[PDB]
Context: one part of a larger RNA, bound to proteins that are not shown
RNA sequence: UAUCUGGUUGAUCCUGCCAGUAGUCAUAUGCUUGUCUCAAAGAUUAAGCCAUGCAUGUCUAAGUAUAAGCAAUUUAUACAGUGAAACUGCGAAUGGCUCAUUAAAUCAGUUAUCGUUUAUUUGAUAGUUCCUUUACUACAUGGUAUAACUGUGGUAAUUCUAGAGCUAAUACAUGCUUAAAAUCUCGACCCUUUGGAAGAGAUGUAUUUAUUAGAUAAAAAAUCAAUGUCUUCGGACUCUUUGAUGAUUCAUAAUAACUUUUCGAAUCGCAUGGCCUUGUGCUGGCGAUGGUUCAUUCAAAUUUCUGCCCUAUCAACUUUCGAUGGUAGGAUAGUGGCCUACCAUGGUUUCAACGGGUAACGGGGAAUAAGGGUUCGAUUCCGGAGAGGGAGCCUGAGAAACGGCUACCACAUCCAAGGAAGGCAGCAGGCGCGCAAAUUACCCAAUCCUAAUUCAGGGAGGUAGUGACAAUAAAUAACGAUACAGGGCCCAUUCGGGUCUUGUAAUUGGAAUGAGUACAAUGUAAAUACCUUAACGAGGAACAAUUGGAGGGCAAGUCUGGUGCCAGCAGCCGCGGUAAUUCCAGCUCCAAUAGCGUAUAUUA
Numbered sequence: 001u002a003u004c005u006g007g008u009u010g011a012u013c014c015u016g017c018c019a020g021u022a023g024u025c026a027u028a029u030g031c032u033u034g035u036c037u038c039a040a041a042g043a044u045u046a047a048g049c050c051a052u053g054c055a056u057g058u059c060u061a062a063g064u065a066u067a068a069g070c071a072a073u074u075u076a077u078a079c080a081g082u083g084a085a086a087c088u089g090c091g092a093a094u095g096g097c098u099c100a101u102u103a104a105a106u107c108a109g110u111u112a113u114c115g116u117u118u119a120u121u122u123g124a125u126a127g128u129u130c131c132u133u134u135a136c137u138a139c140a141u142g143g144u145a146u147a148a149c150u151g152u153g154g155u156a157a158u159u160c161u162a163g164a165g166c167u168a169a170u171a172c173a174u175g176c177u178u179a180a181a182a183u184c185u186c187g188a189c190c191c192u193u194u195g196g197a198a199g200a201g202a203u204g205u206a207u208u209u210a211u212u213a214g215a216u217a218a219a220a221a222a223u224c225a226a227u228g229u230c231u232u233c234g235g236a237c238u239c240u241u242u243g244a245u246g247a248u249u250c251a252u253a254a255u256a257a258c259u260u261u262u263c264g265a266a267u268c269g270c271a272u273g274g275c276c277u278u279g280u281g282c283u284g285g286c287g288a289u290g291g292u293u294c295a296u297u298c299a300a301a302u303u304u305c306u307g308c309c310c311u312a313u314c315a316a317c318u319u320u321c322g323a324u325g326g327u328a329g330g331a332u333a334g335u336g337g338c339c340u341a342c343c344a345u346g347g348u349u350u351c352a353a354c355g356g357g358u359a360a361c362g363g364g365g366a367a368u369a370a371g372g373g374u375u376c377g378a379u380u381c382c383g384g385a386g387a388g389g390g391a392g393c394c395u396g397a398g399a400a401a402c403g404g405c406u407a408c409c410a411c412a413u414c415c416a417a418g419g420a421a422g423g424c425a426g427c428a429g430g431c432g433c434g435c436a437a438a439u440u441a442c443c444c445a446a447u448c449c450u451a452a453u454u455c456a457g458g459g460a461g462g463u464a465g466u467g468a469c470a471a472u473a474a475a476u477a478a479c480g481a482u483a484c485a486g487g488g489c490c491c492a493u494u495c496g497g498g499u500c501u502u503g504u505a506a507u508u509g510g511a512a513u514g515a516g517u518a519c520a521a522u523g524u525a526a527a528u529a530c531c532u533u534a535a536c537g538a539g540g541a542a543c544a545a546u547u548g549g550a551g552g553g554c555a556a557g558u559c560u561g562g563u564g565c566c567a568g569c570a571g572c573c574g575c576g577g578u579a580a581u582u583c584c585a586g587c588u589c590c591a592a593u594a595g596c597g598u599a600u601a602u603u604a
Stems, first nucleotide, its partner, number of pairs: 004020004021604004026600006037471001041466001042433001048431003052428003057090002063087002069082002088452001097386003107307003112302002116300001122295003143172002149165002153161002182203005189196002204263001213252001228237001230235001243250001265289001267288004273283002276279001309357003316348003323345001325342001327341004361383003365376002368373001388409002391406003411422001413420002439464001441463003447460001448458003479509003482505001484503002488500001489498003514543001516536001546592005551573002557587001559586004568575002
Other pairs, nucleotide, nucleotide, family: 006552cSS008015tWH009011tHS020554tHS032468tWH036472cWH039470cWS040467tHS044436tWS045433cWS045434cWS045437tHH046432tSS047098cHS051429tHS051440tWW054459tHS059063cWH065084tHS067083tHS073076tHS075080tHS085148cSS086147cSS087168tWS089451tSS093396tHS093398cWS095403tWH096387cWW100385tWS103358tWH105308tWH114245tHS115302tWS116333cSS117297tWH119120tWS119397cHS120297cWW121296cWW125292cWH126263tHS127178tSS128204tHS138141cHS138266cWH139141cSS139175tWS147166tWH155157tHS156416tHS157419tWS161162cHS167168cWH169170cSS169171tHS174266tWH179180cHS187198tHS205262cWW206259cWH207258cWW208256cWH209255cWH210254cWW211253tWW214251tHS245247tHS271284cWH272273cHS273284tWS276281cWW280284cWW283284cWS289290cWS301334tWS304307tWH312353tWH314354cWW315349tWS316353tWS322325cWH322342cWH324346cSS326337cWH345346cHS364377tHS367374cWH377379tHS386425tSS390407cWH394401tWH395399tWH396398tHS401404tHS410423cWW415418tWS424428cWH426459cSS427459cSS428440cSS434436tHS438465cWS443445cHS444460tWH445462tWS446461tWS477542cWW483504tWH509510cHS513538tWH515537tWS521531cWW538542cHS549556tWS553554cHS553571cWH554571tWW563566cWS563580tWH565577cSS566576tHS567576tHS567580cWW570573tHS576580cWS
C1' cells in the first nucleotide's frame, strides 16, 4: 500500500477493449556446483503397471516348555533359571497412503437416540447350580481328535500337507460344594364348629403375557348374598410403599410361565503368618487372568435444522420391480419402504424439481484486499471414500478388511506343462505418462502406537541423502596517506597556503574475517552440518554476480562499428527498406539482486 499508464484522431473529448503494472505456501521452465536457518517434494497426465527389499507382530513374578536347547544341585528328584518353536490370548479394523467416485450426497455447525452400546478402561455387582434333587454320597478335585517335538514321506515348485506316541481346556452331557430367613403353591392328624400341623416343593441371573405395580391437590358421611393376617356381635379404621424425565409401556419390583444347560472362577504368581488334642486339618495376605450384568470410557450406526459450483441449448419428474403414505409381518443392533402382503395417484417442482456438466472429495483454510468482493483449497488437522474393476463373505467388539479370504473381468508372474502364486492410491525404488516431482540410506535416540499393560516390534515416526520453486538479516571488501576538479571559508599580487577531502589514481600500507578441509568434546551405538585450533585460507581470472533492460508505457545512449523491410526486434504503439538512441555486437548506464527473466492460470 482508497494511485494507474500506453494504443483508434490531423487534433479533441468519450465508450470500450487490448497492452502494460503488482502479488501468488500457483505450477513449469530458462540462465548456476561458493553462504547460515527452515522446508514442499510422482497431486494435475496414468485410482496406470510394477522387478526387488522392507512396511505386524506380540510376553509378564503370574495361561501352556521334560526344546533329546545353554547353564555352580544342597532355596531347582514334580517342576521351581534362561529359554528357540508351537498352542492359547491379544493385535493385525490402529497406523500410513491416495482423491477415483461423490452435487443435500459427503461436509460444517457435533440436534436426537424415550431408535440402537459393553477389544477394552474405570467403578460396582452372582451364599440360590447333589436338576435321576430332606447326601440313597468324587471337588483333600471324572477324559479325549489333534501343535510342537521323534520318524524312510510326496511334489519342479507355495508361508502345500492326514499318513506313527504327551500338554490348557478355557474345545466338549464337562462338572460339585455354602441349609439361609421370608414369601408363594399344593398338602397324607381327629366329627370341624375363624379348623388348625409339620410335609413336599418353587423363588439367583440369561429370552413372551398380564399387574396390586410403578401413585399422589383440599374436607366430613351411606350400602354391600358367600361375615376384615385383632378385639367384649356399634374400638383404630390408624405413618399405610412408591425413584426419575419436559414427556414414556422408563428404571426397577412382583406374578404365571418359557429357555433347546448363558453366566453363576475345577485357572495362575508371589507370600508359607499365626490358637491348637502335629492334620492343610481353623483361618490364611497381596495380587494376575475374570467369562455374566449395570454404570463409565473409547467408539459406531442412524437425521437432514440450515447451508453447495455451472447449466432451461434440462419443465416437468417420481413409471409391474417402492414411487409418497397406512396396517401388519420379516430382516436388522436398532428406527425406517430397509424388504414383503393395499388403497389412493400420493411425493417433488420456476422459492428451479428432475435431468446434464464439473479440467468437484467436503471443511478448518490459501492467495489477493480501502470497504464490499473474486479466485483457489489433490495436499501437514477433521470428516468421507478406496486398495486394479465389480461383487460376496469368514473371523472378530468392531471389516463387507484387500500387506484376510472367495469368484468373475482386465492385467500379470513361476512351471521338467500336471499346477501354483497376485494386488506398492505404505517406504525406498523401477517402467510408462507427461511441463511437472527425491535415496532400492541409518535407526527406534526422540513422538507415539501395538502385545501376554514390566527389556519386543514399528519405512508410523525420526535422522541423514537429493532438493537453489516457498520463506529468514545473512558474504561477494573495509580503513590511512599521496599529484587537482572546486556544494564553501581566513587574509587582498581575489591562481601568495591551509585541522578542513566528494572522486578519476592498473601508487601503497599498519589492518579484518569468512567459504570451509573432524582419530579432538557437544547428537543417531555405527556419522554428519554455526564455535576453537601442536596446524591452515585473501591483493586481483584474485576467493569478481547474476539475471533482464536502456524509444514510450517504465529508470536507464540521437555513443561507436555490422545488417540494410534482410537478418532480426517488438506483451502494445512500432523499429529495420545503406549516419537504426529499438535489430547484431563493444563501451557505458539502469532495475532487482543470490536471485533475475519467460509461459500458463488466478488476484488486484